[PDB]
Context: one part of a larger RNA, bound to proteins that are not shown
RNA sequence: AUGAGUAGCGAAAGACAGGUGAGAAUCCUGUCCACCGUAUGACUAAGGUUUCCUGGGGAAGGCUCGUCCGCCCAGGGUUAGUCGGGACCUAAGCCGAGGCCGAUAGGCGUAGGCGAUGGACAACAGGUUGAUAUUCCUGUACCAGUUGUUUUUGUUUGAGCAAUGGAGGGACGCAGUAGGCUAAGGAAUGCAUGCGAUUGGAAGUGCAUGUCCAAGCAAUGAGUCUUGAGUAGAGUUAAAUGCUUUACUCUUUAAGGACAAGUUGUGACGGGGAGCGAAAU
RNA sequence: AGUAGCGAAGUUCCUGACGUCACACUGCCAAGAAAAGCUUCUAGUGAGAAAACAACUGCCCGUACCGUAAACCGACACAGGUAGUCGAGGAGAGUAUCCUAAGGUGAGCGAGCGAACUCUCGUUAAGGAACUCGGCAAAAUGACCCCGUAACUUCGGGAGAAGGGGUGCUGACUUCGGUCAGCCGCAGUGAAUAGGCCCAAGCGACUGUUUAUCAAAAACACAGGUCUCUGCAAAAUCGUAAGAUGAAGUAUAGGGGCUGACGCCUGCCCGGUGCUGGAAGGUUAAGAGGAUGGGUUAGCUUCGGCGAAGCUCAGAAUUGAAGCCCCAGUAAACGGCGGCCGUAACUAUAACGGUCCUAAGGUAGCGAAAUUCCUUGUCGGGUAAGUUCCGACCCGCACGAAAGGCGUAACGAUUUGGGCACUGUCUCAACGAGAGACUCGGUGAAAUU
Numbered sequence: 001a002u003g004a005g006u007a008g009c010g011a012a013a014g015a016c017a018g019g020u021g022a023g024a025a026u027c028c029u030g031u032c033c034a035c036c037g038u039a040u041g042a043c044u045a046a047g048g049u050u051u052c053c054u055g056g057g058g059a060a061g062g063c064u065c066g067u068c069c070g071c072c073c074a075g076g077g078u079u080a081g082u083c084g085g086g087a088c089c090u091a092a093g094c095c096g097a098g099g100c101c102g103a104u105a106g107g108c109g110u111a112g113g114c115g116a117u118g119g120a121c122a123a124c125a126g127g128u129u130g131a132u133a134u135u136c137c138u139g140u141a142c143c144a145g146u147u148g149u150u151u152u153u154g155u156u157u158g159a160g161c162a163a164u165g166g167a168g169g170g171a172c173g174c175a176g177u178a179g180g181c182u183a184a185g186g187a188a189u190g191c192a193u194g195c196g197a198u199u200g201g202a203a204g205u206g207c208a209u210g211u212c213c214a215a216g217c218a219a220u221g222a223g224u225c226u227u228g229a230g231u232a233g234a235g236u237u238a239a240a241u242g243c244u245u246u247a248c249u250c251u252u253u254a255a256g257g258a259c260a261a262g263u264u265g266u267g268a269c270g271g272g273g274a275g276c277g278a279a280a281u
Numbered sequence: 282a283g284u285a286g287c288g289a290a291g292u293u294c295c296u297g298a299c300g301u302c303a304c305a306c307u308g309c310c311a312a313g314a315a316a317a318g319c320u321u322c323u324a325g326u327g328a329g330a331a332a333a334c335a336a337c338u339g340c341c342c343g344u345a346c347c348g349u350a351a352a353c354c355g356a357c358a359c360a361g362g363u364a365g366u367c368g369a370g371g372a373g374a375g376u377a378u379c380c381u382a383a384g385g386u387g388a389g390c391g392a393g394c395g396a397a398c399u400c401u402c403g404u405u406a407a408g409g410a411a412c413u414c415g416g417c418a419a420a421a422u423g424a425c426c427c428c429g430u431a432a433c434u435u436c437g438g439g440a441g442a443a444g445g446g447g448u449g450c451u452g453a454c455u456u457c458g459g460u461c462a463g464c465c466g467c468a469g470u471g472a473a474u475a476g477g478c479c480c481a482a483g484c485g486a487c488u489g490u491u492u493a494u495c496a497a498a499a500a501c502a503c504a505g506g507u508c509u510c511u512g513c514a515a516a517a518u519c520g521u522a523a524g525a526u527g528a529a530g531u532a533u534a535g536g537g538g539c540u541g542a543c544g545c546c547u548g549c550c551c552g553g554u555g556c557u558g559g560a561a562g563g564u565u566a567a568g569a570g571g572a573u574g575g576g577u578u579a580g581c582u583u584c585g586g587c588g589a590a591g592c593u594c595a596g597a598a599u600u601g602a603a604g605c606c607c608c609a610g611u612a613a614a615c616g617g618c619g620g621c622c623g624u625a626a627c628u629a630u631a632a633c634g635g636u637c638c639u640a641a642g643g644u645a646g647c648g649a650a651a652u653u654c655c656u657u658g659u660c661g662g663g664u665a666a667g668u669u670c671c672g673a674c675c676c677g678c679a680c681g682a683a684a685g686g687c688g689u690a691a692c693g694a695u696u697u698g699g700g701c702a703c704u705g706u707c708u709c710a711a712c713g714a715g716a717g718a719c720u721c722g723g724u725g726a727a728a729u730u
Stems, first nucleotide, its partner, number of pairs: 001730001008724002014032006033387004041367003047347002051345001052076006061069002081142002083343004088119002093114003099108003124139004143339011160326002165322004173309004179302003184296005190211006212271002216266005223259004228250009275287002310313001353362002369381004390722004398717008407708002411706001416703001424448005433438001435542001449464005465469001477701007484693002489501002505540007517526003543688004548618003553615002555611005562606003568600002573595005580587002619637005646680001647677001658674005
């Protein structure tokens, strides 16, 4: 080339006005309409790796078109002691000084490490940009450490610091329902603000809208769990006031202790907030 | 511009969280990380400590954006796939369902036309499975409350069996669930979304598992059964080994084979083959042992030939393990479980007799079976008519007891037959909606040749 100007153009609603422009069913704006709504919303891990933002562009890419785009061109954008990771911890697994084994190569493995998907661990609310924010800013905090000032008390009959060592702790399953609190949700002729609506009716029990805010700090707290001592002994490679424990007295509706959601206040004369709504546009 | 800016109210009542207290409590068996941080104790270390306040110090990496996706995995701006969190209202048990909130979206070809045919969807007269391999597909059932509910059973079940009734609205009245009364419609879970049922047979106990991509099953697994191995450096397995698993277990444990809940049961054969034990005898390797025989030649020698030692080529006797042969046991080890002749006061058969063969001749139970060729066996049932189905018979071509026999409540997207309901499955087809097809504009392949 033929098949062909043929199959197909990838599950769905759009309409019109105005605009932009050489050109628009397809870009922008508006209005109504329609679709998702345990979602077709809001986050975030992975993965991707610039696709984000702004200004231009219309060759190619886009299953049509294109003035538009996750495309092209030119510029820009990612800010943290507290977030997640490292300077913390270990699991599986992996690596492995010496070591054991083996034609070579190497295989295995101790000490020691690596390694989260788990453990541990100090700040939050609002605001702000075209694009980042628990990172910037505002307010108010917290954790580790540093220098200095004042205040107390200790200088080797020594406060304090403190083990890689003794310990405690961390520290954990599944199912089932009670209970407490708080998100959250609903109602209201509770409150606030704005409205009286011509299509027959409504100024009232009408309509629409909104109806509260951290961490920290202080004080409390529904509740939850737990016996608390003492005497005499043994132990805890060395020591101990720590801890384990054996007996034995008393106690145990308690007592003391350990925890605790949350609440109130302060943070806040702050911040958000229906709505109102400027100029030099 | 709705952007500065300004800015009201913040109450009560109802519901109320498996979010949190908190794995707190209770119960359970299958019995549910480690290490550090941390807190203590002395040992050690110590000259200085701590508090308040002020000022100050605090590194590296990530931090855009998409993220139920046009920006990830699918060659695509692809109807697929992608862990976790939040996920509102009415009705509601609900995160179901329908419509909506906050928010998001109109999905990258359109305009006509309203043919066949195809797809997807709605309604159908009378009939109602006649369709068909088969009720495939569709129809019907469907929520909640109440009445009621069989055989059978392992006593739990079977059940939501089945079969029925009720459901809206408005007043009165309430023991707060109704009751009475009235009212409207064809119809009141007035829409959406929530079982069709029953009888019977096979197979498998069951929930599970499987051929990613033509098989979900009757296959595998299973709890239970049984056999056997294994005394611990266990047996078994990975590895040349070291080292591991088994086990930080220890015969109530671990490995392997078979069977496959449960109930009742599981007969006969050990000749063969395996395994186990025996081990007197026969046979039997290397090795050990080497008697004798060859080659060579110092020396002897009557062509001959003989022939020491050493070297060397072969070498028998004798000795020599297990295994094998043998002997016994063992079948929930591998396996195997027969012929012919005669015979009863009719006939038929033949309880009975003979004889041969074998290790032993198949027991109980079941049986034309998921096994039966002949075969649509025969009889009975069900149908107007039944090669299928159920019941029964037994000439079991070619069932049979753990490659288990027989039975079995419950269970099954299992196979099979019947029935009720229900229907466009069909008699036999008709109409309507949408998508494509068709016409126009844009874009534009392919197999083949």